Context: one part of a larger RNA, bound to proteins that are not shown
RNA sequence: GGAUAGUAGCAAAUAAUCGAAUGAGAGCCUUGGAGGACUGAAGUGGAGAAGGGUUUCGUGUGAACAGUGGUUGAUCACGAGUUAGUCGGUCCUAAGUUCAAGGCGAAAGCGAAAAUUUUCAAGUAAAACAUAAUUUUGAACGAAAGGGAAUACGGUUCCAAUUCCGUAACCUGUUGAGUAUCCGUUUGUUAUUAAAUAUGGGCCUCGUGCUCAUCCUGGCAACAGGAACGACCAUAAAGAAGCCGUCGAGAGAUAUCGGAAGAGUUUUCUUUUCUGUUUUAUAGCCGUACUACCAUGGAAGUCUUUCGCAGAGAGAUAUGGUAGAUGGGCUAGAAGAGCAUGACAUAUACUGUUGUGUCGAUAUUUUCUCCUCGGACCUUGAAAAUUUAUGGUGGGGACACGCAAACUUCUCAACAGGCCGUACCAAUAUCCGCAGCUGGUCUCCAAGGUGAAGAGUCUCUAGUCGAUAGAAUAAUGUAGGUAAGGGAAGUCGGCAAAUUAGAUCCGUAACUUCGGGAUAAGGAUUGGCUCUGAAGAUUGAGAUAGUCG
RNA sequence: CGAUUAUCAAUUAACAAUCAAUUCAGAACUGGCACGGACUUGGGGAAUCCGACUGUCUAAUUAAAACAAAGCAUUGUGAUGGCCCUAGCGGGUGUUGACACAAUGUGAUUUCUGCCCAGUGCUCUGAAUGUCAAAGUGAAGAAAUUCAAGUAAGCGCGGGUCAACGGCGGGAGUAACUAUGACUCUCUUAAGGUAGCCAAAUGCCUCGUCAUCUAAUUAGUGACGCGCAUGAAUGGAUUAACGAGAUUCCUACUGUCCCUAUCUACUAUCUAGCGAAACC
Numbered sequence: 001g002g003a004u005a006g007u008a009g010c011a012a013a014u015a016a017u018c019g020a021a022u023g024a025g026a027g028c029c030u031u032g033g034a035g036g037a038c039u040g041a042a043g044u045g046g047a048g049a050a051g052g053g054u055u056u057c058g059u060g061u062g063a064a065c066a067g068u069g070g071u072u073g074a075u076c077a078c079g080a081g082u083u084a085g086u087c088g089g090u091c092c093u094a095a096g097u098u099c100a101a102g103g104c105g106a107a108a109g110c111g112a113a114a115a116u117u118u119u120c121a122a123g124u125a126a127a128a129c130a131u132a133a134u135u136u137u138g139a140a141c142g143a144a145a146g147g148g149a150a151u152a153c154g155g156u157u158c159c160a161a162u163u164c165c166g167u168a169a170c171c172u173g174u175u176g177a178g179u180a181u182c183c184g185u186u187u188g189u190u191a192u193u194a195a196a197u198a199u200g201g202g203c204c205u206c207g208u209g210c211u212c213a214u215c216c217u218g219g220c221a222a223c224a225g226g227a228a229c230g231a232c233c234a235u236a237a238a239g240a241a242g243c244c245g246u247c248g249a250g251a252g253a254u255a256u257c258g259g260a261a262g263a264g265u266u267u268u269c270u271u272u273u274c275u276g277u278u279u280u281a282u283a284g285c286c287g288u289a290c291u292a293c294c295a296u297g298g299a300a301g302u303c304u305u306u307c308g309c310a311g312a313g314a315g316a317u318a319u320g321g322u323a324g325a326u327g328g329g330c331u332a333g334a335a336g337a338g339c340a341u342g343a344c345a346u347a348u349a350c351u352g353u354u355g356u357g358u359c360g361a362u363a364u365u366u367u368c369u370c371c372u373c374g375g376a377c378c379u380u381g382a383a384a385a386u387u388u389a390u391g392g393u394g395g396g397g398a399c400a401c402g403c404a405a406a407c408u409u410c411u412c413a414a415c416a417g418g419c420c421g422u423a424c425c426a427a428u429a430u431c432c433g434c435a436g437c438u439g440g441u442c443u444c445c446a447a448g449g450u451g452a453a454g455a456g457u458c459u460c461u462a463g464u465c466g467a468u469a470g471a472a473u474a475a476u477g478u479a480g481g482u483a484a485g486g487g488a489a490g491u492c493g494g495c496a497a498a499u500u501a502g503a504u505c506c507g508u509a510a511c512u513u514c515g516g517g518a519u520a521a522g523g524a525u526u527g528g529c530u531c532u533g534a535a536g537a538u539u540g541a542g543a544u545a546g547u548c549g
Numbered sequence: 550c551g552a553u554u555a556u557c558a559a560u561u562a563a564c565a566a567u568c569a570a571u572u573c574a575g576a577a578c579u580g581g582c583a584c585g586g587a588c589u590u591g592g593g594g595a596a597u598c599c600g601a602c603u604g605u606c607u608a609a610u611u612a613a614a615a616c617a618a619a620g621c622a623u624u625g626u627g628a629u630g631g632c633c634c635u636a637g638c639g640g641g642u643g644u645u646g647a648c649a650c651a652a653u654g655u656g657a658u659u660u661c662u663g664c665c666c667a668g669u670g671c672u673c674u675g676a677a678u679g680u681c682a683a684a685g686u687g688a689a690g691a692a693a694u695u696c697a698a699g700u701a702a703g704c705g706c707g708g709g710u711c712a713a714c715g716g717c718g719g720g721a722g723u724a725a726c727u728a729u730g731a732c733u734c735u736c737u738u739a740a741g742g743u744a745g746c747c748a749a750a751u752g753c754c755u756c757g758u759c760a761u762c763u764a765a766u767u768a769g770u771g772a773c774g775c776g777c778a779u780g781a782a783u784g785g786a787u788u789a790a791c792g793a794g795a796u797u798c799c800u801a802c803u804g805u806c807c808c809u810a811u812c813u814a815c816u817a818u819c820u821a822g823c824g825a826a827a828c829c
Stems, first nucleotide, its partner, number of pairs: 001829002009823002017034002020031002036465004045445004051425002056080005065073002085170002087421003091147002096141003103110002151168005171417008200211002216225003232392003236388003243375003248370004252364001256360001258358001259277001261275004278338001282332004290324007302312003340356001345351001377381001431440002447459002450456001468821004477815002480812004485807002489805001494802001502526005511516001513657001527579002530576005536568002539566001548551001580584001592800007599792002604616002620655007631642004659786003663717003668714002670710004679704002686697004718736005745779001746776001757773005
Other pairs, nucleotide, nucleotide, family: 003004cHS003827tWS006825tWH008824tHS011815cSS012428tWW015036tWS016035tHS022026tWH023025tHS023071cWS026071tWS027468tWS028068tWW029069tWW039044tSS040459tHS040461tHS041460tWH042454cHS043045tHS043461tWW050426tHS050427tWW054081tWS054082tWW055423cWH062063cHS064075cWS066436cWS074429tHS081082cWH084422tWH085150tWS086170cWS092384cSS093143tWH093383cSS095142tHS099138tWW101112tWW103638cSS104637cSS105108tHS109636tWS110637tWS123132cWS127132cHS143146tHS145442tWS147384tWS147385tWS149171cSS151162tWS156161tWH168281tWS179227tWS179408tWW181198tWS181402tWS183198cSS183213cWW184200cWH184401cWH185195tWH188193tWS199212cWW202209cWW203209cWW204207tHS207208tSS214402tWS215396cWW219221tHS220295cWS221294cSS222321tSS226410cSS229396cWW230407tWW231394cWW233392cWW235389cWW239385tHS239386cWS240384tHH241383tWH242376cWW246307cWS246372cWW247371cWW253363cWW254362cWW255361cWW257359cWW260276cWW265270cWH279334tWS279337tWH281333tHS286328cWW287327tWW288289cHS288326tWW297317tHS298315tWS298316tHS299312tWS299313tWS299315tHS305309tHS306308tHS308373tWS311316cSS333334cHS336357tHS339357cWS341355cWW342354cWW343353cWW344352cWW377379tSS425430tSS427441tWS433437tWS449457cWW451453tHS451455tHS456588cSS475817tHS476816cWW479813cWW483804tWH484804cWH484808tWW487802tHS487803tHS487805tHS488494tHS488495cWH488496cWW488803tWH491493tHS494496cWS498802cSS500591tHS501585cWS501590cWW507521tHS508520tHS509518tHH510517tHS512515tWS513515cHS513788cHS527586cWS529577cWW538566tWW539540cWS539565cWH540558cWH540559tWW540565tWS543556tWH543557tWH545554tWS546554cWW547552cWW547553cWW549550tWW560564cWW581583tSS601789tWS601790tWS602618tHS606613tWH619656tHS621712tWS621782tWS627646tSS628645tWW630643cWW631650tSS635637tHS655782cSS657788tHS658787cWW661781tWS662782cWH665739cSS666713tWH676706cWH685698cWW690693tHS711714cHS716740tHS723730tWS723732cWW724729tWH730731cHS730732tHS737741tWW742743cHS742780tWS743781tWH744780tHS745785tSS747749cHS748755cWS748757tHS752754tWS762768tWW763765tHS766768cHS781784cSS804808cWS
C1' cells in the first nucleotide's frame, strides 16, 4: 500500500414520540414540559466492605477522547469540598507470626520455633537470729465481620454530617459539695417531752453522779431500700458464642373500618377513589408474656398440663407472695414543640398566623427482636482483656450529753477528652479482566395484586429509556410460532421438538434390604353467579321490699 | 318508679345478642366446553449392563462405569515404640496410648470367599560355619610388607506365611443303532480353575447355535458351553432403592421424516456518521 470508505462491521439487556428553549450546528448524553414504556422490588432502588483515588461538586469549555453525534461528560481548564470524647480505628486475643541464647550451621541463616535463658516473672498504708511471704511458656504482633466504655432527634450545604447548628442526654477520668450515728438527759417543757437511725443499767438529792452502747434496717421466707468497711488472698459467676426447629410477646410493615383536612374522577354512575393523619435517645412510673422460686398444705377414686411432652410424697393441685420492669402502656423530653398535611394573610419591600394530627380491630410461617420448650451427633458447638458478687485472716474506722463523717457502690456540681480515617463510585461507565468489556467480585433494607410462595406475570415508591441512527423487510442465517393426512418411515442414535404438568378425589403391579417402589400405572373433578351448611371469641344472663322521694 | 339500693344456683341442649377471622363440604342456575383458561408447571412403562446410596473429579474438549464412601480384612507398634520430617539442632502424629496411632488392599447389604509357599517378596530367639569387612591377634622378614587363623550383620542352608506378589495340565481306550463317556490306564505339577458365571463393558473364529422380540434384527433378551484368553477381598455370584452413565423394545407424542409451506423479531440489505483485520 491493497484489501476497503466497503456484502467486515457498529443487531443481547422491549421504546420512545411531540413541542419548546439553547446553539454555529441537536434523536442522544443538553435541559425542562407533556406523554407512551421498562426495571418490578431476590431492583436497573437505596446504602456499605474490598478495591479505586479526586473520579465528587460549582463554573467555564477548544482540539483530542466518549468506536454515530455532542451545545453534555467519570474528558479538558479553573475554583472548591471530606469537621467526632459517643461512628470506626486505636484496646483484647484466635489461628498464627516475628524476635529472645538451649542450641545448631562455614556462614547466610534456620522455608528453627526457638520456649530459649545465673536471681530469667510478681508483690509492697513494705518488717524481725534470711529484710520476709509468692511465682520461669520469655516478649510482642495478628480481627476496619470475633471480644470491646458512651447519642439521639429536628434543622442546615453548590459540595460534609450519628461529626456542623439547635435541642435533649450519656461515658470515661480528676477534683468539689451535699447527704446511713442530729440520744434517755433535760433547753421549748414539772415528769408526760420536744429538738429527736437514738440507749440501757444500777444506785444516786433525782441525776448533770456513775456505768454501758451505734461498720444501717425490713420480711416466716423467696428477698427488699438511696447510701451502709475495692487494701490483698481465695472461690464463683458475667464476658462466653454453634446448627435445626419451636408456644408465647413486642416492634416494624401491610391491610380493614370509622372521624377531621385536602386531592382525583363526574355525560352516566359511585355516602366514591386517593393522600397523609408523626413522636428519637435518655429517664421516672405503673403494670405482663412466661419462667423459676417462697410460705401454707398434703395428693390413688392419681392429678396439673403442652401443638408437642412435661411434671409431682426428692412435695402435685390449690390460695397467697418474690424475682426476672423479658418484650409494652401513662408522664417527662414534646415549647397546642418539632415535623408533616392543610385555611388565609404579607410584593425581593429581609414575615407573622388560624386549624388538624382521632378512634377501633386484623394477620404478618414470610421480617427483626424477646422469651419458652425441644431435637441431631463415634460431630457436643472459641480464647483474653474487662467486670462483679461472695468468703477469709489480719488491719482499718467508730466514742454522745455530740461534734461528726465518709477512695463514700447515694444525689448533684466544676473541668477535660489527644491521634488517624470520613468526599465519591461500589460497577452494563469510577474496581479486576489491555477498554465506558454481556465476564468476575463480600453484605444490608425490601411495597401491592394473583398465588403455596422472596416463583412467574402485572403494578406503587424510586430509577431509566443508555445500548449509531433512518429507510426497506430479498436470499442465507439467529431466536420464536403454526401446520392437512401419516406418525420415528428420519437418524449412529427420538438429537431437537412435541406430549404430561397446579390442586381435590378415587385407584395403584412386579419385585423389595419391608423402609419401599409410588406422584406407579389408570381415571374423575375444576370458571362465573346466587344461596346453604360446618368449623370461634368475649362479657353470661340474675328472676323477688321499698327507706328516701 | 328515681338515685345511696339484693342473692345460693339452675343456665342447656341451638341461653341470647355482640364480635372475629378465614378455610372446607353441598346445591341450584348459567356460556363456543373455552375453565390449573396467562403464568407457574412430571410423559409413562418392560428389561439388560455398571456403580450400592448422597457425595467428588480432569477451571478452558472426557462428569463417567473413574475417585470417595460405609462395611470387610490384613500389617506394624506397649514408648529408649511405630510412622514420617530435618543440613544440623530438633520436631509432626501427640492435649496421643491398642475401642489408639500408622500402613495397605477390598468396596453397602445378601450369599460365599476352593486349591497352591514351587518362582519372587516378607518373616523367624531362631541353622551355626559354606561364605565372610575393617579393627584386633599370631608368624616370616632388616623393615616396607606378604602370608595365617579366628571372625558381625547380610547371603547360603532350614521353618512360617497367599483377604503377600502371582498361579491354578495333558494323551489314549471303553456302555446292545449310533452318539456320549459315569469307569480304567498313564504322563506329569507347588497346586492343576472349586463354588459359581458366560459369546458378558471379558469369545479370536463369529453376524456362534437354539429360542424370543420384527413383515424383515450383524442390535436386545433368555438359554447353551472343551470358555482365543471367566473365576472367587488380583474378590465370585447376586441385588431393593438411587443415577444429566451405557443399551434395547413398547406406548404417548410430535415438521425427525414423507415434503415442504408460511408468520414474527433481529440481521444481512440501502443510506448518513464512524471504521478495522487476516492475508498478498